Solved structure of RNA (tRNA (34-MER)), 34 nucleotides shown. Protein in the same entry: CCA-adding enzyme. Crystallisation conditions: 50mM HEPES, 20% PEG 3550, 0.2M Tri-lithium citrate, 80mM (NH4)2SO4, pH 7.5, VAPOR DIFFUSION, temperature 293K. The entry also models magnesium and sulfate ions.
Context: bound to proteins that are not shown
RNA sequence: GGCCCGGGGCGGUUCGAUUCCGCCCUGGGCCACC
Numbered sequence: 001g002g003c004c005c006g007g008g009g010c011g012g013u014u015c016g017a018u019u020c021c022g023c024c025c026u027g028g029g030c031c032a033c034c
Stems, first nucleotide, its partner, number of pairs: 001031012
Other pairs, nucleotide, nucleotide, family: 013017tWH014016tHS
């Protein structure tokens, strides 16, 4: 770096969002490189 599980803050879109699109902070596993 990628994936999986979890805290906390946000923006956007929407009639309606924890649930749709995303952004910051962060904890824990796992995978590839032999």
Primary citation: Tomita et al., Nature (2006), "Complete crystallographic analysis of the dynamics of CCA sequence addition". The depositors describe the entry as "Complex structure of CCA-adding enzyme with tRNAminiDCC and ATP". Keywords: protein-rna complex, TRANSFERASE-RNA COMPLEX. The structure was determined by X-ray diffraction at 2.5 angstrom resolution and released in 2006.